Context: one part of a larger RNA
RNA sequence: ACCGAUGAAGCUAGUGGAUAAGGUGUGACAAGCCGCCUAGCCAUACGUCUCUUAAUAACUACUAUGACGAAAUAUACGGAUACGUUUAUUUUUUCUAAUUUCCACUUGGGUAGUACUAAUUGGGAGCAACGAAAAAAAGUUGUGUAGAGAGAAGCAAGGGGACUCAUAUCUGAAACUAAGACACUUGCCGUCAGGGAUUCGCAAUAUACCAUCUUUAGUUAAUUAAGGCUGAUUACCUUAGGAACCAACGAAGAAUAUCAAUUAAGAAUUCGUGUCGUGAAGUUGUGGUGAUGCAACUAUAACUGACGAGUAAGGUUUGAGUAGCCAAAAUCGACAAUC
RNA sequence: CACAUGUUUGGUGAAAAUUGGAUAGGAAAAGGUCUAUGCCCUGAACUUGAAAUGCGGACUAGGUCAUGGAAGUUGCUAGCCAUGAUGUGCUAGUCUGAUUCAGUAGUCUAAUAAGUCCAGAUACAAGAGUAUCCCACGUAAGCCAAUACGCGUCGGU
RNA sequence: ACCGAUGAAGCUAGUGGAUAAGGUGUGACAAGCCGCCUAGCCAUACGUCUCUUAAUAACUACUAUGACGAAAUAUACGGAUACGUUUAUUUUUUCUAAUUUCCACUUGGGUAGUACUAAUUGGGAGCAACGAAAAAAAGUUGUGUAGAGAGAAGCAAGGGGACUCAUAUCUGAAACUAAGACACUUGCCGUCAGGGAUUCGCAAUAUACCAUCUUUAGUUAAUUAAGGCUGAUUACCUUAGGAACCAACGAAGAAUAUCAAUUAAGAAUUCGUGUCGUGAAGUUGUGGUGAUGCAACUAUAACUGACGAGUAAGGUUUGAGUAGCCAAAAUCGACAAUC
RNA sequence: CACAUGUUUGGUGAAAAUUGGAUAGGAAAAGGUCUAUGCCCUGAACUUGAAAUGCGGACUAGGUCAUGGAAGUUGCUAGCCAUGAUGUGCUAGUCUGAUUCAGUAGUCUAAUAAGUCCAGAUACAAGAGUAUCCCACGUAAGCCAAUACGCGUCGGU
Numbered sequence: 001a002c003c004g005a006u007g008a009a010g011c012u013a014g015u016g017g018a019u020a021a022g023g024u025g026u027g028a029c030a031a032g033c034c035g036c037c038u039a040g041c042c043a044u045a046c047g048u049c050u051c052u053u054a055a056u057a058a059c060u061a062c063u064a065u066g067a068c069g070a071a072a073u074a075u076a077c078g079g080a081u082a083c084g085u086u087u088a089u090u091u092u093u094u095c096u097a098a099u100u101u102c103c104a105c106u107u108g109g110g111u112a113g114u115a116c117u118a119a120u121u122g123g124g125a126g127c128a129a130c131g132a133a134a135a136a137a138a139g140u141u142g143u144g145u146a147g148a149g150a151g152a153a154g155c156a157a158g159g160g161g162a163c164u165c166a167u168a169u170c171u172g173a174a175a176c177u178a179a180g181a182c183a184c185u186u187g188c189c190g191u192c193a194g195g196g197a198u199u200c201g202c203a204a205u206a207u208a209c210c211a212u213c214u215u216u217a218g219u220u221a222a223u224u225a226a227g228g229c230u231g232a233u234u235a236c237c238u239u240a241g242g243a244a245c246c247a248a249c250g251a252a253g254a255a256u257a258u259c260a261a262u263u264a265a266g267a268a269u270u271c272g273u274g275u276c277g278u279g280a281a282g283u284u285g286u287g288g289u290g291a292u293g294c295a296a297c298u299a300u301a302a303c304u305g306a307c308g309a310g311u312a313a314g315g316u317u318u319g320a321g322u323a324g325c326c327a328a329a330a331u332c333g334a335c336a337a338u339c
Numbered sequence: 340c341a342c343a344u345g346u347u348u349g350g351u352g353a354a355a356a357u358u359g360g361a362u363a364g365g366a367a368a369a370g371g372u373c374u375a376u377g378c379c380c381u382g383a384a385c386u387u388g389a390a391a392u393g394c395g396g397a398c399u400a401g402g403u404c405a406u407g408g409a410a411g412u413u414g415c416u417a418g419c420c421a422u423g424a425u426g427u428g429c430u431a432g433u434c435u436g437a438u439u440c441a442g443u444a445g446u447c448u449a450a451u452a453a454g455u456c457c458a459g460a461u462a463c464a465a466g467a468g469u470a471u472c473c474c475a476c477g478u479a480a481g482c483c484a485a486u487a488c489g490c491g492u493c494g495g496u
Numbered sequence: 497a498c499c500g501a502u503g504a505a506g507c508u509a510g511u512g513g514a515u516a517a518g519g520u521g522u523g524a525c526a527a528g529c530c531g532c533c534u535a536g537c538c539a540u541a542c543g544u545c546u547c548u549u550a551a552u553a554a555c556u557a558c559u560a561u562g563a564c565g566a567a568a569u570a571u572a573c574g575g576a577u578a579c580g581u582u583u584a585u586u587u588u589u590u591c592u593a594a595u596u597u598c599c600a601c602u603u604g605g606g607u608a609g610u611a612c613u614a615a616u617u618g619g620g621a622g623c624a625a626c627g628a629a630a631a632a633a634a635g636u637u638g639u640g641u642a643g644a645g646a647g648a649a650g651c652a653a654g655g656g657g658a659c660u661c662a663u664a665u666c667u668g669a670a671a672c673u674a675a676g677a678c679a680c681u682u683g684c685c686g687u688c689a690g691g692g693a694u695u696c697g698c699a700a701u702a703u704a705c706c707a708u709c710u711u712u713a714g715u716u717a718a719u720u721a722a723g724g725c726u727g728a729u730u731a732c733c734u735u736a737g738g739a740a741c742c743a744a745c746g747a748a749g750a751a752u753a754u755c756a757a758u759u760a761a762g763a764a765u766u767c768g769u770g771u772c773g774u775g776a777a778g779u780u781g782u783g784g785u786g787a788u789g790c791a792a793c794u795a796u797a798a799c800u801g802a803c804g805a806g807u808a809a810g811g812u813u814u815g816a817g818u819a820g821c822c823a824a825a826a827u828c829g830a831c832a833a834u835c
Numbered sequence: 836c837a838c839a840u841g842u843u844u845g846g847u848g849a850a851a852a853u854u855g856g857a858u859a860g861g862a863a864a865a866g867g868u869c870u871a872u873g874c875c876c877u878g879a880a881c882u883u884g885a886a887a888u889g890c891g892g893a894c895u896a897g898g899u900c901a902u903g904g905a906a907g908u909u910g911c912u913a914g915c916c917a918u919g920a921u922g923u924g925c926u927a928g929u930c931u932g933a934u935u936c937a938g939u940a941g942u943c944u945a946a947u948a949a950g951u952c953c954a955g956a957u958a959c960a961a962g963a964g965u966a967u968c969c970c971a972c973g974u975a976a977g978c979c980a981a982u983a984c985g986c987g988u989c990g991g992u
Base pairs, nucleotide, nucleotide: 001496002495003494004493005492006491007490010041011040012039013038014037022034023033024032042158046154048152049151050150051149059147060146061145062144066095067094069092070091071090072089073088074087076085077084078083099125101124102123103122104121106119107118108117109116126143127142128141129140130139159474160473161472162469163468164467165466167462168461169460170459171458172457175455176454177453179448180447181446182445183316184314185313186312187311188310189308190307191306192305193304194303195271196270197269198268199267200266212254213253214252215251216250218246223241224240225239226238227237228236257729258728259727273336274335275334276333277332282297283296284295285294286293287292318356324351325350326349327348340428341427342426345525347523359379360378361376362375363374364373380442381441382440383439384438394436395435396434397433398432399431400430401429403424404423405422406421407420408419476489477488478487479486497992498991499990500989501988502987503986506537507536508535509534510533518530519529520528538654542650544648545647546646547645555643556642557641558640562591563590565588566587567586568585569584570583572581573580574579595621597620598619599618600617602615603614604613605612622639623638624637625636626635655970656969657968658965659964660963661962663958664957665956666955667954668953671951672950673949675944676943677942678941679812680810681809682808683807684806685804686803687802688801689800690799691767692766693765694764695763696762708750709749710748711747712746714742719737720736721735722734723733724732769832770831771830772829773828778793779792780791781790782789783788814852820847821846822845823844836924837923838922855875856874857872858871859870860869876938877937878936879935880934890932891931892930893929894928895927896926897925899920900919901918902917903916904915972985973984974983975982
Other pairs, nucleotide, nucleotide, family: 008015tWH011113cSS015018cHS016475tSS019035cWS021035tHS021037tWS025031tHS026028tHS043156tWH045155cWW047153cWW052056tWW053055tHS054060cSS055147tWS058100tHS063097tWH065096cWW075086cWW077264cSS079082tHS081203tWH085265tWS093243tHS097144tHS098142tSS100148tWW103464cSS105120cWW111113tHS115158cSS123465tSS131138tHS132137tHH133136tHH134190cSS134309tSS135309tHS155157tHS156158tWS172173cHS173457tHS174456tWW178443tWS178449tWS179444tHH179453tSS189309tHS195302tWS201263tWS201265tHS203214cSS204253tSS205254tSS205255cWH206211cWS218221cWS218242tHS221248tWS222242cWW229235tWW233235cHS241244cWS242245tWS247249tHS272305cWH277329tWS278299tWH279301tHS280298tWH280330cHS281330tWS288291tHS289547tHS290546cSS291647tSS299301cSS308309cHS317357cWW319355tHS320354tHH321322cHS321352tWS322353tWW323352tHS328329cHS328333cSS343403cHS346524cWW358450tWW365370tWH377393cWH377436cSS385438cWW389437cSS390437tHS391437tWH392437tWW402425cWW409418cWW410417tHH411416tWH412415tWH425426cHS443449tWH449452cSS480485tHS504511tWH507609cSS511514cHS512971tSS515531cWS517531tHS517533tWS521527tHS522524tHS539652tWH541651cWW543649cWW548552tWW549551tHS550556cSS551643tWS554596tHS559593tWH561592cWW571582cWW573760cSS575578tHS577699tWH581761tWS589739tHS594638tSS596644tWW599960cSS601616cWW607609tHS611654cSS619961tWS627634tHS628633tHH629632tHH630686cSS630805tSS631805tHS651653tHS652654tWS668669cHS669953tHS670952tWW674939tWS674945tWS675940tHH675949tSS685805tHS691798tWS697759tWS697761tHS699710cSS700749tSS701750tSS701751cWH702707cWS714717cWS714738tHS717744tWS718738cWW725731tWW729731cHS737740cWS738741tWS743745tHS768801cWH773825tWS774795tWH775797tHS776794tWH776826cHS777826tWS784787tHS804805cHS813853cWW815851tHS816850tHH817818cHS817848tWS818849tWW819848tHS824825cHS824829cSS839899cHS854946tWW861866tWH873889cWH873932cSS881934cWW885933cSS886933tHS887933tWH888933tWW898921cWW905914cWW906913tHH907912tWH908911tWH921922cHS939945tWH945948cSS976981tHS
């Protein structure tokens, strides 16, 4: 290469798309109805329970990475005193690897056979840094190494296609728009330098006795974590701790007529649309013991200059300095903006 | 000259429209891609031009408006003297107007194009559901069956 | 004495009862409207504020008048005790002048001139005593003397007549009433002498310790008032007080089985219509141990006598002791009064 | 004599009316200021009076009312005996009634008066309001103006 057959939806064995095997009906039968069905097999699959184990599968040891706290050595400012706070160097206890991630070929270990389990190679997501700045993504680099024991009773849950949903790339009618790019302005939202306002920079404020409040670690004191004990320890015994938890019990104090003024080095939250006027009850001089005069100035009279991370709109020329509104102001006043 | 007609100073400041800018015309069209101008601004080749026609443009006076001034004649206005405008037209009296083709926003390039809304095709796998889809191995035959091609198993030649 | 003018409503100056001066209108004008108006002046006027003053204008010193409280010397009655109360004399601290009242002539001081401010003399009101007693007025006497400084900023508010209101004196119609005075009675409302009822004449009633309650002045104690201090004293320092305010802190005490009876000298609030009956459950005697008999009396059985401060009414004689009502009573009962 | 008709003791105690007190009369009046009385009470001058008329007043008996008493004749009342009244009138039988003028409350004096209610005039100032009255010095002239009298200022003679 040529000729025959045979194809049950987790795997194995029957009948071949059947008034078959059988099932439902009935106390048991008829009859009637159903027949994609009938028997066996269950796991290193899925959860529950028992003894061991560092852990017996979201766990246990590791590592480098990084974090909040504490004690010393100096610095600068405060408190009625013990003491507090800001900035630099050293050491420290505790915590800490960003999916135990899915899919297709390759070869393996199991099973008469399936689901199962190993890695190689490709790939789909998810998350952590840089990108990065005052917003956003495209993109780049990563997501580490070793272990996870034996049993009891349960359990079928383990095949394709089509559809409908989201996600991604292309191709075009009827309708609505003088269409796209560049630059230029206006609004919204923001950055930098200053000024105003406000909150933190921390002891206690007791007593006739008895009581109450502030500060103080690691005591044969208490608190937390491991183990012993017993039928169970909550009681009792042993070992660790002071980053975290703990001031019961001991020790040192509870000072200071009152009102008023008062914010130290340091930090943290809020305050601003454009063109023209008015100007104090405010500030500086000068008076006058005083009550109060004479000048100046001021919308910083709380916000003042220089500016674009990013987004939305607009012939941006002429109409035109034309139409309209207004001609006054300790609730400062007019027109145009924002809302 | 016929008509109309109260006079003025400041601050702030839109819009519809505009295809180079104005004035007109378009039976059932109205405009970037329609028409006309002794009209105006900007580019160019030749006249380096024109011109009649036919009709414009201004300026100066007729008068109207008010404004004052002096009045004068009883007095008063009227009138009268200049002053500054005239919104509409008309008189009378000086000057002057004529190659052609083009102009899209600040800038470019379109207006058979481009954008928005609307729809259709498709896509190993590593997204979700089918109670409310079907399968006796798949694709065809409206469906299904006969029937033909593919896929595995058991054999012979 | 005769002849001319001129008359703006706080005062002064304009125009003369005006489409004037001007005002209102408007961004500024026209136009329109108003024009009893337009400019100046303000106080020893009116309130505010500053600094001194005994007070700087309802305040400050004075005086005589009078008041509530307290301590001594005697008196009389009480309390369980310290002590309380009634009546007389003396002395005492504190408070205390009954409008700081208005108006018209006279002369003064201011202002170019007004409002303003002094007194003399008249007068309106308001209030305190006597009148005065148990209500009310008419009327009389009073309402005292000295002081009340200088400034800052404001303010027109400063003329007549008429009407209506209240207050006072006179003069008279229509209507309703036998009208006024005197005296006399009745009601309402009150005085005097007595009796009943009631409230005051005042210590406390504690405890294991700690606490609670009564009394006690002038302490180097507290309280009040003046001044010092500081930016302010509320704290602190100095001087006065005990009529008023003050018992924190010291000192002396907190006694007394209970119930029942009980009101001392002294005070203060309430109780009464006229003529005839009934009479206790009440009071006096005598009895009877007692429970209860025999007599008298009593509406004081809760109110009884003598009376008018003052107000309202009434032929006060006859009708007439007539009509009417009633003939009984722990509701005490009948008729007439008051309400 | 005709009619009517139950008999009595106590306490407390109003009123309308009353102009000296009673009984009558008064067409549209009704009474202090109208009338009459052989009516009654109080003042006075002369009779110190009267009187007829005409008509009153009482008292005594007729009878009615009851009350008793005795009765009597069967018996009963009736009747009959006195007792005390008669509210109205009538019978029969005694006596008696005749100057005039006056009377306001307890008291005075009014009833053309007096009081109450109603109203009008007026008033230096020492009471209140005019928003919701007016004034170019006041008083007159309906108001206002012309006009005349008063009040202040400036002058002359």
Shown are 992 nucleotides from a PDB entry: RNA with a sequence from Ligilactobacillus salivarius DSM 20555 = ATCC 11741. Keywords: CryoEM, RNA. The source organism's lineage runs through Bacteria, Bacillati, Bacillota, Bacilli and Ligilactobacillus salivarius. Ions in the entry include magnesium. An Rfam search finds the family "ROOL RNA" in it. From the family's description: Firmicutes, Fusobacteria (1 example), Tenericutes (1 example). The sample was in a buffer at pH 7.5. It comes from the structure "Lactobacillus salivarius ROOL RNA hexamer". Method: electron microscopy, resolution 3.25 angstrom. The entry became public in 2025. The 2025 paper behind the entry is "Cryo-EM reveals mechanisms of natural RNA multivalency".